Context: bound to proteins that are not shown
Molecule: rut RNA
RNA sequence: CACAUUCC
RNA sequence: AUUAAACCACACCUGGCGUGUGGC
DNA sequence: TCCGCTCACAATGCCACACGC
DNA sequence: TCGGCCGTTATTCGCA
DNA sequence: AACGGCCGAGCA
DNA sequence: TTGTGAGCGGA
Numbered sequence: 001c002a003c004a005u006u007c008c
Numbered sequence: 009a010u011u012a013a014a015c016c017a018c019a020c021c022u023g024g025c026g027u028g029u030g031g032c
Numbered sequence: 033t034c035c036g037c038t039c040a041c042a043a044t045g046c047c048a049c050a051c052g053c
Numbered sequence: 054t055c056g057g058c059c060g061t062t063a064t065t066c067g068c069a
Numbered sequence: 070a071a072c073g074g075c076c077g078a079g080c081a
Numbered sequence: 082t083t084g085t086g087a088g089c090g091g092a
Stems, first nucleotide, its partner, number of pairs: 024053002027050006033092005039086001041084001054078007
């Protein structure tokens, strides 16, 4: 850059 | 921050029920 | 070669037992 | 029908 | 450890 | 026991 799966 | 999600049980056998075998 | 006719079932059918769910 | 056993195996539950 | 066979002795 | 299968036995 990028998918994105959040301690409720 | 209220709260929808965290709910529930397993037994006595010829009559609480069924599987396996055998019978015609 | 063709036709007819009993045995192990198949089974309305339950039963029994072995034990288990 | 039962028994032991014979054998051989495939047996490894790594998360990248 | 299981698995199933496998072997074997030979019954129902 | 009746049934068919199929199979076997008899005509």